[PDB]
RNA sequence: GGCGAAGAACCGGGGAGCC
RNA sequence: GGCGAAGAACCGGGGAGCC
Numbered sequence: 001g002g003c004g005a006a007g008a009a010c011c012g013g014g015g016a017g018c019c
Numbered sequence: 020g021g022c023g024a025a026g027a028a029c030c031g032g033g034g035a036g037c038c
Stems, first nucleotide, its partner, number of pairs: 001038003010032004017022003
C1' cells in the first nucleotide's frame, strides 16, 4: 500500500461457480 | 482475461484479521 464490521483468518455444510 | 476440485457461489459458526 490492497482487502476487511456492508464481517478477516479459521471450522462445518455445499459441490462449480466467482470477478 | 484473473480466480476456482490444493474446493467457486451460497448457508451456518466465528469476531479481526487477510494479501